Overview
Solved structure of RNA (GOLLD RNA nanocage, nucleotides 561 to 833), 273 nucleotides shown. Keywords: GOLLD, nanocage, ncRNA, RNA. It comes from the structure "GOLLD RNA nanocage (env-38)". Primary citation: Kretsch et al., Nature (2025), "Naturally ornate RNA-only complexes revealed by cryo-EM". Released in 2025, the model rests on cryo-electron microscopy data to a resolution of 3 angstrom. The reconstruction used 20,375 particles. It holds a match to the Rfam family "Giant, ornate, lake- and Lactobacillales-derived (GOLLD) RNA". For this family Rfam cites "Exceptional structured noncoding RNAs revealed by bacterial metagenome analysis" (Weinberg et al., Nature, 2009).

Context: one part of a larger RNA
RNA sequence: AGUUUUGACCGAAAGGUGUCUACAUAGUAAUGAGUUGUUCAUUGCCACAAACACUCUCAAGGUGAAUGUGAUUCUUUCGAAAGGUUUCUAACACCGCAAGUGUGAAUCUGCUCGGCAGGGUAGAAGAAAAUAAGUAAGAAGAGAGUAGGUUAAAACUCAAAGAGUGGUUCACUUAAAUAACCGACAUUGGUUGUUACAUCUCAAAAGGAUGUGGAAACAAAGGGAAUAGAUAAUCCUUUUAAAGACAACUACAAUAUGGUGUAUUCUCAGCCU
Numbered sequence: 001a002g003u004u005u006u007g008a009c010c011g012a013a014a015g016g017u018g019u020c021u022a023c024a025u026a027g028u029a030a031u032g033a034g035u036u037g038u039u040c041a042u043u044g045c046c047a048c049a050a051a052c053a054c055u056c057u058c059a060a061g062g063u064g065a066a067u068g069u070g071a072u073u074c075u076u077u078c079g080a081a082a083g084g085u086u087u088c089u090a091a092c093a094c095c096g097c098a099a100g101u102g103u104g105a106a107u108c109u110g111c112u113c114g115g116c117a118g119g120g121u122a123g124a125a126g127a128a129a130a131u132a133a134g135u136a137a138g139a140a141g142a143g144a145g146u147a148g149g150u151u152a153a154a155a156c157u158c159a160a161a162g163a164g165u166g167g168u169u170c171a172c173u174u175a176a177a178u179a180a181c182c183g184a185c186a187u188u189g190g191u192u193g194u195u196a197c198a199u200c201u202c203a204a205a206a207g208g209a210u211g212u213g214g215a216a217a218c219a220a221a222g223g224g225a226a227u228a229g230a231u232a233a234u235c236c237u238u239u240u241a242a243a244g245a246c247a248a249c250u251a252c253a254a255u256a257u258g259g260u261g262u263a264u265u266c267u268c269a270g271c272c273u
Base pairs, nucleotide, nucleotide: 001157002156003155004154005153006152007151008150009149010148015188016187017186018185019184020183023037027045028044029043030042031041032040033039046070047069048068049067052064053063054062055061073142074141075140076139077138085129086128087127088126089125091103092102093101094100107124108123109122110121111120112119113118161173162172166182167181168180189250190249191248192247193246194245196212197211198210199209200208201207213267214266215265216264219238220237222235258272259271260270
C1' cells in the first nucleotide's frame, strides 16, 4: 500500500429544482373469511381507565368486575372551531325624585365603604378587533436509503485482474453475448428582454452571425527520465455550448400511439397529431 470479516457514519449508477425513502393482514397468540394496503368476526393473555358489588368506626384504604381504549411513513390538494388576550357596560326623549317605556351590545350577582345619589374589588352574559392557523379534520396518489463509498478493530497478501455496456454489478472469462439494476410524488407552457459561455468572422481595438439537457466514443492539448532536446507506454484536462438559467407580461388539458427535439451512438424534459 492492498484484500477479507464485523461494527459505526454517509450515499441514487438514464436531465434540472423542491420535499422524502417507515411497517407487512395489526396491542399479542391461534382459527376462519375477503383484498384495489394490511380489513372483518370468534377465543385466550397483557397494559391503561372504569358503572356496580363486597370489606373498612369517620377520613385515608383493600378485594372482585360488566364495559371501553391501545401498530404506523411520505407527497399533492382542500380547509375550520373552541379557549385565551386588549377595549367597552353609555347617551337621549317622556317623568318633580324613583324605575316604567322607546332607540342601543350596554343587563345582572357576591363581598366591602356612605343618610341618599354612588365609590372600590371579584364574576356571569353580550359587543368590536387582532391572534390561535395555513393548525386540526377530509379527499386523491405512492408502498420508495438502491448500486456503492469512507472510517475503526483483528487476520491476511494479488481475478486485489480483464472483456463488455449509455452507465453500474453479488451478471460474464481470454473472448464476445446473456438477465437484473439506474427510487416515490409535484413542477419544469407561450411572447419579449438581460447576463454568462461555445464556434465562426474581424490586423489590433470598436463590432457582426449562429447556438446552449445528461452519459460515452473518434480526436486534440498538457504533465514526467538522460540537467539541454525528445515521449512508445502511463497520468490529468479538453471533446460533453456546464444558461434547456434569470426578469417582466400573459395562457391552459380527457389520454395513448406516431412524428419532432437528435447528433458518430444511447436517452429525459418540451412541442405537434